[PDB]
Context: bound to proteins that are not shown
RNA sequence: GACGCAUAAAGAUGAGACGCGUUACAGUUAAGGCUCUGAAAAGAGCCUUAAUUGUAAAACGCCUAUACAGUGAAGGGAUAUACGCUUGGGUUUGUCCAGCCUGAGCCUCUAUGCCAGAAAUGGCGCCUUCAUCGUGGGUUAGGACA
DNA sequence: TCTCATCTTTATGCGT
Numbered sequence: 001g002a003c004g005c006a007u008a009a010a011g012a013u014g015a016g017a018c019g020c021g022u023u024a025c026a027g028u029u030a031a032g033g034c035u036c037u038g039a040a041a042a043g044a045g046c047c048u049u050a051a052u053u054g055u056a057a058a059a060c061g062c063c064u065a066u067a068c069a070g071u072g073a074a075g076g077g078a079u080a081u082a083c084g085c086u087u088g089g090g091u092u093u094g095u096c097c098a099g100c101c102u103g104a105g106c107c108u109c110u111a112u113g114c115c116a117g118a119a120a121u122g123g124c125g126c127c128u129u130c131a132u133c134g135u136g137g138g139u140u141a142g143g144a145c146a
Numbered sequence: 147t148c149t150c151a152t153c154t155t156t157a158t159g160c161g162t
Stems, first nucleotide, its partner, number of pairs: 002162016022057016061139004067135002070132007080112003084106008094145003113124004
Other pairs, nucleotide, nucleotide, family: 021058cWW038040tHS038041tHS058141tWS060140tHS065135tWS067136tSS069133cWW077125tHS082084tHS082107tWH084109cWS092098tWH097142tWW099139tSS117119tHS
């Protein structure tokens, strides 16, 4: 010097939420303006502005009902599942990607949460099937050659 | 704002 390991900082990418802001509709409150009525105080209607409350929208679209979600029952749960492997699909277009989502088969690699328990273990989350009830779900604000 | 995971680059050591 190169590589590996460890620490630290900064940046990037992806995932999932909590809020603010914006908009539409509806309600309430305050201030102002206009109009009608009245003897007058003032009553009522419309408009504007601000505050406030509720509900809804935030890509267009494309694909998906052979889908998606809820509930209940049964079975499995490391000899297992998938965020993994292999091979496809949607977004997807004029063509190719990324990113995300996902089908089938599988366990070589990778990963595997929460709670009670010193622990073995158990219970949930999870996977499958059936029944039942509904109508939902994924991805889109990013690129490159056209 | 917050949470979770990974990656890259830059140091600073250690080892072969």
The depositors describe the entry as "Cas9d 20bp R-loop Complex". Solved structure of RNA (sgRNA) from Deltaproteobacteria, together with DNA, 162 nucleotides shown. The structure was determined by electron microscopy at 2.73 A resolution and released in 2025. The reconstruction used 1,164,607 particles. The 2025 paper behind the entry is "DNA targeting by compact Cas9d and its resurrected ancestor".